[PDB]
An RNA structure from Comamonas testosteroni KF-1, in which 728 nucleotides are resolved. The work is reported in "Structural basis of circularly permuted group II intron self-splicing" (Wang et al., Nat.Struct.Mol.Biol., 2025). Keywords: CryoEM, Ribozyme, RNA. The reconstruction used 59,466 particles.
RNA sequence: GGGCGACCGUGAAACGGCGCUGGGCAGGAAAUGGCCCAGUGACCUGGUCAAUGGUGAAAGUCGGUGAAAGACCGACCGGUGGGGCGUAUCGAAAGAGCGCAACACCUGCCGCACAGGAUGGCUUCUGAGGUACCGGUGACGGUACAGAACGCGGAGGGGAAACCUGGAAGCGAGGGCACCUCGGGAAACCGGGGGUCGAUGCAUAGCUCAAACCUGUAACGGCACCAGUGGAGGGUGCUGUGCGGAGCAACGUGGAGCCACAGGCAUGAAGCCGUGGUUCGUAGUCGAUGAGACAAGCGGUGAGUAAGGGAAGGGCUGCGAACAUCGCCUCCCCGAAAUCCAAGGAAAGCCGAAAGGCUAGCCGCUUUGUUGAGACAGUGGCGCCACGUUGCGCAUUAGCCGUGACCUAAACGGGGAACCUCUUGGCCGUACCGACUCGGGUGGCACCGGUCGGGCUCGAUGGCUCAAGAGGGGGAGAUGUGAUGAUUAGGGUUUGACCCGUGAUGCGAUACGACCGAAGCAUCCGGGGAGCUGUCUGACGAAGAGUCGGCAGCAGUGGGUUUGGCGACCCGCUCCGAAAGUCGCAAGCGUUUGC
RNA sequence: CCGGGGCGCCACCCCGGAAGUGAUGCGAGUCGCCAACUCGCAUCACAAGCAAACGCUGUAGCCGCGUGCCUCUAAUAGGGCUGGCGCGGUUGCGAAGGGCGCUGGUGAGUGCAACUCUCACCUUCGACCCAAU
Numbered sequence: 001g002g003g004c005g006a007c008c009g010u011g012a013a014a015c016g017g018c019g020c021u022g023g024g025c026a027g028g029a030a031a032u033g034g035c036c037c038a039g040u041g042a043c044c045u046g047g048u049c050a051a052u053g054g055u056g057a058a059a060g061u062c063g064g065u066g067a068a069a070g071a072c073c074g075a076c077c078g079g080u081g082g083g084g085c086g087u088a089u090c091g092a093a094a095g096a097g098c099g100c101a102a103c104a105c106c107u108g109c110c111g112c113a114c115a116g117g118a119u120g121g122c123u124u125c126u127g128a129g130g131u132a133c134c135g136g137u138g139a140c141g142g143u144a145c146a147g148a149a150c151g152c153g154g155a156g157g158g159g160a161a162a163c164c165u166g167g168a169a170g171c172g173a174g175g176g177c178a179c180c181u182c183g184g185g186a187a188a189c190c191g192g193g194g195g196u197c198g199a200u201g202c203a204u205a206g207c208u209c210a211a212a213c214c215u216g217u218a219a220c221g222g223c224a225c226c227a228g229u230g231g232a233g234g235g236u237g238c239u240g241u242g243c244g245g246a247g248c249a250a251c252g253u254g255g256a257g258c259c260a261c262a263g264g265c266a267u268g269a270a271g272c273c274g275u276g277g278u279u280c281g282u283a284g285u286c287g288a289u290g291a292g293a294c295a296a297g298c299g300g301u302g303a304g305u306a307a308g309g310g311a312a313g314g315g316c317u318g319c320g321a322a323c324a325u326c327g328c329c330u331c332c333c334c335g336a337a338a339u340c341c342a343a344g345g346a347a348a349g350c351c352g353a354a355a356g357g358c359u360a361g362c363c364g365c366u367u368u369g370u371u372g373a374g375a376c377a378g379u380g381g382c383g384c385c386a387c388g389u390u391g392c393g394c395a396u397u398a399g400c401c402g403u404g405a406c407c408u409a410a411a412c413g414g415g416g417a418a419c420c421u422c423u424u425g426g427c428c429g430u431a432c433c434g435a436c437u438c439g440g441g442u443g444g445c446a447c448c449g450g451u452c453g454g455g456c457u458c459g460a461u462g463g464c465u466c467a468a469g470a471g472g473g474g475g476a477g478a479u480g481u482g483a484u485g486a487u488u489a490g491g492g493u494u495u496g497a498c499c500c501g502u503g504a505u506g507c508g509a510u511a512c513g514a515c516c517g518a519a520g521c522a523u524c525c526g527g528g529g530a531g532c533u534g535u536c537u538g539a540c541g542a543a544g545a546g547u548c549g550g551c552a553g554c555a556g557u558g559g560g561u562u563u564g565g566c567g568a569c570c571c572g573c574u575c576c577g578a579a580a581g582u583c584g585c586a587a588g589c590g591u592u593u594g595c
Numbered sequence: 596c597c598g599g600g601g602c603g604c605c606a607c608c609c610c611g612g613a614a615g616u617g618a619u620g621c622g623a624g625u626c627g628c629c630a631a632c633u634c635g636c637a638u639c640a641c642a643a644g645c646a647a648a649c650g651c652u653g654u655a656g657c658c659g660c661g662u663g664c665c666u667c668u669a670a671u672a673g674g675g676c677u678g679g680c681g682c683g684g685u686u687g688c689g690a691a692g693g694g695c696g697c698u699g700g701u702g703a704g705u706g707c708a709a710c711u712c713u714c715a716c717c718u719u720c721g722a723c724c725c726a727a728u
Base pairs, nucleotide, nucleotide: 003207004206007414008413009412010411016044017043018041019040020039021038022037023036024035025034046407047406048405049404050403053401054400055399060076061075062074063073064072077108078106079105080104081103084100085099086098087097089096090095109245110244111243112242113241114216115215116214117213119212122201124199125198130145131144132143133142134141135140150172151171152170156165157164158163175197176196177195179194180193181192182191183190184189221239222238223237224236225235226234247392248391249390250389251388252387253386254385255384257382258381259380260379261378263273264272265271276516277515279514280513281512282511284376285375286374292371293370294369297365298364299363300362301361308333309332310331312330313329314328318326339346340345349358350357351356419472420471421470422469423468424467425466426464427463428462430460432454433453434452435451436450438449439448440447443605444604445603476728479586480585481584482583483582484581490576491575498528499527500526501525503524504523505522506521507520531554532553533552534551536550537549538548539547540546556573557572558571559570560569561568564629565628566627587652588651589650590649591648592647593646594645595644596612597611598610599609600608601607615641616640617639619637620636621635622634623633624632625631653688654687655686656685657684658683659682660681661680662679663676664675665674666673692725693724694723695721696720699717700716701715702714703713704712
């Protein structure tokens, strides 16, 4: 240096918010909304494993059938879609609003999830900022208040500087609300009066961006097409809602598919290598006399728009690109009506009133044209479908609340060194530090000469490695070692924190498969564990027990004089114990003069 | 050229360096010891090694175990979240990026006169602003 991202404690509780209930305030013609107090909660607000309670849903309508009907069949209503015809309307046109009829698609209901819009308070800014009160000798601290976007302005703050930040006032601007209310209209829409609104989250995904109100494709951006094309000004399509409402799981049999088996050196196309392993596999058929590809040819078949479907496929450079995703295009299944017609057809491939004609697609064959090494399989996995067996379930159901134990990149707290500035005290010792663009010097620097400022009398000018405080600072893996932070934050004292083990078991290494399995990890099992014996000796408590000091062995415990180990001598210490940051040493890589 | 001493200071003088490299032995430092570690110089073995100074030390990841997400598939497999994060292992590529000001120096003009003006160049410093991830 890419918003957050370290360590420690608490922990699904709590602070804070949001909703509801009651009461006040200001402003308004009212109404939404804004501000304050008290009470409250299926909300923000988790995961895993367990038992066990409390509440508690639904299929647009009607008939037939069915044992029963939300489910099967039919009829009617509603909503959407692609076109047609009209006009009470808007537009310059494309296109919007409304009405009519046919077709096509849709549980339209309940529960849960998701998405769009405005506010809200969350991460991070503003901010080491401003204002008022309170508290400090002071540097400063606490509490409350202050921003529709955007532009000018420049009090204040930060930085060595270049520069950065800027609700200090003041000035332009006048928008959003899938907000309230009134008038006009059949509707799209138009015109009044109000309320409210700092930036960020075009952060894919660990953290924040939530809850709450309204809504269900109404939104930024991105492709494509239509219209204008005197600059322009405008639109339509997709992206742009899901999942569940009765079956699900385990096993047995059968069917058809998908994933992995790298790469290098070689090659009449074989072979060798490739594990951490002196431990085993990677078969076989066919193939340079041609595995596989790509066009041509030949034969059949031959066009169907909109909506609906499919373990269906693609350039791309059109957007993004790490893959994805969106748009655009192609293929297979299924399949209309309104409407027009010489009544054969068309809409619904291309022509043609249709009679005809034609190609694109789709499926098989060999040949040449070009090019040239693997293909089928094998091995190790993965789901799908059909059938069957066993079990649970289909209203006291789904959903939603509630109980116990354990957990934690939620939330809520804590401390932190170097270093940079600033405030209030205590000392010490002497009575000049900046300047100029002036000169003299010196090889150059010192050094000297001229003019302003402030010059002390008890106070200018340097130093205490001064003392006590205040603000800022502190969170991104890849060679080996230390120190400091740190006798810290924090936890623990036998219900025992923490430490160690050539202990046992399981998990576990790089072409793919098997086996063995290093580090690490997790369970189980063993030890060590709060300085020991002196409770030596003195004080306090209280009068002793006890607590706190000194002094014998020191088991221990590390560190030094240091040598690999035995073990020489000396010193400190008695429960355990982090992080960010700040400093070294060695080693690797580079640059340069000379040896 | 570097390291160590005399010279108001820089200038100036003196001493030393592994010599363009390195095996086998002898003599020595620490220790109480088994005997270890290390240093100087002898027969000698060769092509570069330092008196050294200075500057950098990052990055693409991938595998296993513990614990979580998004995207994509019918599922395995694939692409990512700082290598997702915590811990261990492992293969490569790196080992001097730019701008802005700052500290010193040069070498001109320009302020009539230069240390502070400007123009260039080298250099020092700064997670200040960007690249890279």